Entry title: Crystal structure of the 2'- Deoxyguanosine riboswitch bound to 2'-deoxyguanosine. This is an experimental structure of RNA, with 68 nucleotides shown. It holds a match to the Rfam family "2dG-I riboswitch aptamer (M. florum)". The entry also models magnesium and sulfate ions. It is bound to 2'-DEOXY-GUANOSINE (GNG). Released in 2011, the model rests on X-ray crystallography data to a resolution of 2.3 angstrom. Primary citation: Pikovskaya et al., Nat.Chem.Biol. (2011), "Structural principles of nucleoside selectivity in a 2'-deoxyguanosine riboswitch".

């Protein structure tokens, strides 16, 4: 530094402002210990006065070990 395996993290999860839309269920900050780069792809149940849980996986990170 480069690959591979484990570990910890994160679920766009809490909370706000804004957006009123089903071909939808967004979008920004803030907060998500230190800690960046992000917050992705799909399944699923159950729901909608603009979602909640759960499964499998990715990305970064960080630390162990392994390998050159």
């Nucleotide at each position: 530094g480069g690959c591979c395996u484990u570990a910890u993290a994160c679920a766009g999860g809490g909370u706000a402002g804004c957006a009123u839309a089903a071909u939808g269920g967004g979008c920004u900050a803030c907060u998500g210990a230190c800690c960046c780069c992000g917050c992705c792809u799909u399944c699923a149940a159950a729901c909608c006065u603009a979602u909640u849980u759960g499964g499998a996986g990715a990305c970064u990170a960080u630390a162990a070990g392994g390998u050159c």